[PDB]
Context: one part of a larger RNA, bound to proteins that are not shown
RNA sequence: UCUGCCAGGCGCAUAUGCCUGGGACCUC
RNA sequence: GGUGGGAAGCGAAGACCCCAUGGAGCUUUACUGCAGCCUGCCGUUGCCGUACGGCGGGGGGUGCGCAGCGUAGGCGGGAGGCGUCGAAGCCCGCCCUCCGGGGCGGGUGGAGCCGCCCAUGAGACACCGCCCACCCUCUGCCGUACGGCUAACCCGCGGAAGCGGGGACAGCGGUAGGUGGGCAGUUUGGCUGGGGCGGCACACCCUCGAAAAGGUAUCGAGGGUGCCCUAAGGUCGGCUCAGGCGGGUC
RNA sequence: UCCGCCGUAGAGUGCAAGGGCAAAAGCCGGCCUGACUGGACCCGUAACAGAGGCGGGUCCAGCCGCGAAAGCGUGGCCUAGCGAACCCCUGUGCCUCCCCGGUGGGGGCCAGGGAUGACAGAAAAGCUACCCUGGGGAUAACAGAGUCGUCUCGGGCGAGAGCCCAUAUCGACCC
RNA sequence: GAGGCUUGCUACCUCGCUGUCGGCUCUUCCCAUCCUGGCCCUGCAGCAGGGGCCAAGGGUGGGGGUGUUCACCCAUUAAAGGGGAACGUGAGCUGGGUUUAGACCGUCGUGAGACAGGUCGGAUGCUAUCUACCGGAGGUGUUGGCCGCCUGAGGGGAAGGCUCCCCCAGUACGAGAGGAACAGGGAGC
RNA sequence: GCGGCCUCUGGUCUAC
RNA sequence: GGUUGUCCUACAGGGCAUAGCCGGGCAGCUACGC
RNA sequence: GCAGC
RNA sequence: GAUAAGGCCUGAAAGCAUCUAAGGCCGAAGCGGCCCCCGAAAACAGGCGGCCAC
RNA sequence: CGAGGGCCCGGGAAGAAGACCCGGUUGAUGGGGCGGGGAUGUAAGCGGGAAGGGAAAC
RNA sequence: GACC
RNA sequence: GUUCAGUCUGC
RNA sequence: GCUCCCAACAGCC
RNA sequence: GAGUGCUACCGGG
Numbered sequence: 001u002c003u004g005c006c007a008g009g010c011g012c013a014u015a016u017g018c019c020u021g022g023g024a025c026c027u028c
Numbered sequence: 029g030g031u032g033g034g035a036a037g038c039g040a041a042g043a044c045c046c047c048a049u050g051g052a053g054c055u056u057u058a059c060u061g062c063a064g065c066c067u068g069c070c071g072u073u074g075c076c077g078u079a080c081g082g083c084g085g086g087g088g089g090u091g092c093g094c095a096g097c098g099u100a101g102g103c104g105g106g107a108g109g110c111g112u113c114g115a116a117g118c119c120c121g122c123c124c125u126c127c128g129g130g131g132c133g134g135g136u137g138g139a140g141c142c143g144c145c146c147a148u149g150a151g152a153c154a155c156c157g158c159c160c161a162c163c164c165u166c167u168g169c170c171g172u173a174c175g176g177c178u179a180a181c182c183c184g185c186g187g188a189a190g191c192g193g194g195g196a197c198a199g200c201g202g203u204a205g206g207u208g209g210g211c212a213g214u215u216u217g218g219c220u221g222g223g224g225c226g227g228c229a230c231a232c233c234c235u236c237g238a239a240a241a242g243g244u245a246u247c248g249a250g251g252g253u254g255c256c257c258u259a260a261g262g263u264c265g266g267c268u269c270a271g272g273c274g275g276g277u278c
Numbered sequence: 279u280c281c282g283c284c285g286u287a288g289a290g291u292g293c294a295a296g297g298g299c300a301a302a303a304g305c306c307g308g309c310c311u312g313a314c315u316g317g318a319c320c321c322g323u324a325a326c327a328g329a330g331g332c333g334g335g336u337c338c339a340g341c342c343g344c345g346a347a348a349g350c351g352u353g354g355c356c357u358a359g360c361g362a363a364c365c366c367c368u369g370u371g372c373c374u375c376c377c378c379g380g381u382g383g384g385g386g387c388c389a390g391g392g393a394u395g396a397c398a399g400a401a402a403a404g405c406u407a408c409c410c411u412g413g414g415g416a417u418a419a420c421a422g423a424g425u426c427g428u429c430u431c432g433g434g435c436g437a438g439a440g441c442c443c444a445u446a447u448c449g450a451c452c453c
Numbered sequence: 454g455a456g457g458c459u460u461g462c463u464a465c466c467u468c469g470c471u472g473u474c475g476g477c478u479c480u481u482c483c484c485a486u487c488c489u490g491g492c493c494c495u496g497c498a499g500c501a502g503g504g505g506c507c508a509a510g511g512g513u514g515g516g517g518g519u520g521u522u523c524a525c526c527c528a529u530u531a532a533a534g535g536g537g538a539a540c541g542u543g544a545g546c547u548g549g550g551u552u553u554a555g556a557c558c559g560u561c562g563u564g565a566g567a568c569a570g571g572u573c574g575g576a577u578g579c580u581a582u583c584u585a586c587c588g589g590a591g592g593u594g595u596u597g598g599c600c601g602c603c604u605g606a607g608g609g610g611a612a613g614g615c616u617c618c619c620c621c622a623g624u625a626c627g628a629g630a631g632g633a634a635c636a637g638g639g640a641g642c
Numbered sequence: 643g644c645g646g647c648c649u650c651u652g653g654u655c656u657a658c
Numbered sequence: 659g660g661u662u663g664u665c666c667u668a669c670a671g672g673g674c675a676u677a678g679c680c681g682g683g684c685a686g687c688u689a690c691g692c
Numbered sequence: 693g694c695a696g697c
Numbered sequence: 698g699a700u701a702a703g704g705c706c707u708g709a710a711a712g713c714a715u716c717u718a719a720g721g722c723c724g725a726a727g728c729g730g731c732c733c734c735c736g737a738a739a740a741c742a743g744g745c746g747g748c749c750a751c
Numbered sequence: 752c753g754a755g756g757g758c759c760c761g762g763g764a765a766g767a768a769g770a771c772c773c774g775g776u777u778g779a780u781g782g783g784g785c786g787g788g789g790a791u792g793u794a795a796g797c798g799g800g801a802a803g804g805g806a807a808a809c
Numbered sequence: 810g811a812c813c
Numbered sequence: 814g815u816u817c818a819g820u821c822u823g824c
Numbered sequence: 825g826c827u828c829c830c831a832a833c834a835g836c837c
Numbered sequence: 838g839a840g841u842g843c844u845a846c847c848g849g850g
Stems, first nucleotide, its partner, number of pairs: 002017001005022005025592004029587003033584003037579002045414004050410002052406004058214005064207009074177006081170003086166001087164001089163001101159005108142003117136001120134001121132001123131002181194005217230001218228002226247001231253006254397001255292001256354002261310007269288001271284003275280001291298001293359001295357003312341001314340010342351003365392005371387003375383001422465001424462002427460001429456003433453002438448002473550002475547003479541001480538005487512003490507006515527003555573004559568003597749007607735004614642006626631001643694002646692002651689004658682001659680003662675005684823001696731002698728001703723004752840001756837003760774004780831003783827003787824001788822004796815002799813002804809001
C1' cells in the first nucleotide's frame, strides 16, 4: 500500500493477515 | 444513532542523549593578526646663547703593593747626567692631590749634586721616546638638555587688507618598538560495556592468559624501562661461591 | 677479621622477569681502547602476506690490541633505555654561480648532531537552558525482552531457649 | 528453592509513533486471606490470644499537613489485605510536581556562565476510514403463503451481602473478677 | 447494593 | 396575582426591560419520599 | 419489593 | 443435591492394630438446580390451532 | 381472482429516523358546547366611606 | 383624595 | 359591599 | 364525564 | 401479494 474477528504461541523479543484451536447469515 | 478500547490512530513540532577532523553567537591572563593610544628617529624646520657629553693636538697639572735615604708605576736604550744652554744651602707664595708630600713661581745666594755604590721580583724622580687614574684650559669636528626671538605652520576676529594670541612645539607625511577580545580568523585530540570526571590498555621489555609448531583479543593478571659505565668495554693468566659444623672471643 | 671440613652453586652478574654460566660468563690482578675505517648480504618489528625509520646477525678488505700460540675482539652474557620531511650547526675534500677571467660571499655531494612522549611526527583555551543543520536505536534517561546478585515469599537439619520438655512458640551457624 | 510486584546489570526492539509522576473517572484478574463461612494444634478454664488447613461469593470506607506514591496522625468500623492489566486508563479530564525561553538567593568560576540546590511564573489540537462495544431498524433463508398462541437449546446474574438489639443468661466456665454458644423474635446500613 | 412507583412529603414547573 | 421604570393621551387593557423582579402553584419529571 | 431449601 | 479441608464406620495389606488400598455415612458465605432477565438464525434453522394458494 | 399486509386519516400510554400502541361512522379518536374537579385568590364598572385640603362644587 |  | 368572585385548566 | 354539532373521507400499492 | 416442476422416493389409492 491492499485489506481489516478472538485466545495462546512462533517470531527484529506486545500480530486484522503466520501456526494450533474457538466462533461469525448480510446491509443500514 | 452514540461511546471512543485497538489499528504501537491523524496532525503540529512543544523546547532529552551521542556522532560530524559540520556551523553560528558569546567569553577570556587560548594561538595568530588589525585598528586606536604611548613613545624614539628622518622630513616639513628657521635665527640667537648657557651648560654638560665626546673626537681632533699639542695641552697644564696628576703615581706612599711592602721594608723606604721615598710617590722605586711599567717598557727599549741610558753609566753615564748636568752647574753662565748659570745649583744648592737661605725668603717670602697660587694650584694637584692619601694638606701624604712633592710638582710650581719672582728673589740674598754663586759652584754642588744624582747614581753603577745596598735592599726590591721587576731601580732610581741616573737621562732619553711612549702609556696609563682622575678632575680641568683652546680651538674645529657630532649630538644633545635649557632659556629666548619671529618669519614657516596651527587658533581666533574680520568683505578684504590686516590685527591679536601660540610657535619651530603641534599638526601632516614616512619609519621603529610597545600596549591593545575595542574588532577579526581559527583551534580547543582519541580509546571509552553511552558520554563526561577518572585512567592510558596512545612508544618499548619479561612471565602468565595462549589451546605441548606458528599465530591469537578485551578499561585481561603480575611487574619494569625513558638510564648508568674509561670501566661495569677487549683479551691473558690464577683462584672459587652462599650457608652451616667443629674450634678461638666477641 | 684466624685453621680445618661438608657444600651442583641453595651466591654473584650495572638495573625487572625469565633464560644462560663453575679450571667459568663469578672474584683477584697485568697489558690495551674492535665503543674504529670502507663496503656487501640476510633475519625481526610487520608469522602465513605489503614498509619508511630503527634494531640484530654472518662476512670481505684496512689499520690495531691481548696472547707463546691456536684463537678472540665492529660496546655492555641474550631479550628494554628511543624519533620523518624541510631548515640550521660541525667535519672533511671535491663539483658548480647565466660572454671570459680573478676576489668576497652563496648553492651541492658525503658523514655526525639539535625534536616532535597523542612516541609512522598539526604551531592551538572555553559557554550555550536563544541555540541551528545533517544524521543515528552502530549510543544513554523512559516502558518492553533477557537475567536475577539484590528484592518479596518459602523450605531442610536440629544447636539452643522455653520451671523439667528439640519441635505449643521460637528456630541460630550451614545447606 | 519459587516468583518476576523492588532495585541493579546487559544493550536485543523503538531517536520525531507515543516520551511523563500523582490525582479523578471507569472495567476487569491473581492469591501469597484483612473481615465474612467452615475446621485442626496449643504453654486452649471462660472472654480471648498465638500458630496452621479449605475457601477468592461479597466487602475493604471518611478525614489532617505534604505535588506527592508510600509513611505518619484523628475519629469510627465486622475489617478498614497486598498486588497485575504498556509502573491499566491525557483521539477521557485535570495540571499541583518534573526538562525550555523570564527573574531571585546561596555555593563554585578571572569571565561568558553552571548546580541530578532551593523559589515565583510559565501553550493542553481531531469532521471516526476499519474493527470493538451499547442500543434501534430493514432484508434473505428456513422448499407453499399468512394470523395468533406456546416450547425453551443455550447465554447472563451478588440480586442479595453484612451488622446491632432482645431473649437464651448475669447462665455454663471460673477460687473470685469477669463471662459464652444452638434454637427463637425483631430492626438497620 | 439491586430493581420499580408518584398515593403522602420536598424540589422544579419560561402552562396558568 | 403583586409591584418598578418607560411607551401606547389619561382610565381600562397591553409591549420592552434575564419570564423585568417578587410570591404561590395543578399535570409531568424527580428524590430529600415510598 | 429482593427464599432458604 | 453432589463435594473441599475435616470428623467417622466396616476393613485388609501386615492372623493384632489401622478413616483407605477396594467400599459406605456426614460435612462450607464456595459448585449445580429451584427463582429473575434475553432468547426460533437453536443449520435436527421447532410444536399446535385456524385462514388462503396448488 | 386472492388470505393477509403496507401507505393514507384522527391521536399517545410509545418515540433521535425507523419501529410500537389505541381508534377509523358496527364510531366518543381529536375539537367544540354542557357540566364535575383543581390552581390562584375576590375582576371591571357602580354605589358608600376615608387622613386632610378648599368659599363651595370637588 | 392613597386605600377600605 | 355587589363577589369562594373573575381568569385559566398540557384533568 | 355526557353529547355526533365539525373532522377520522376519497382512495392507492 | 403465495400460485413452476423430477427423478430417488415414504403410506394410502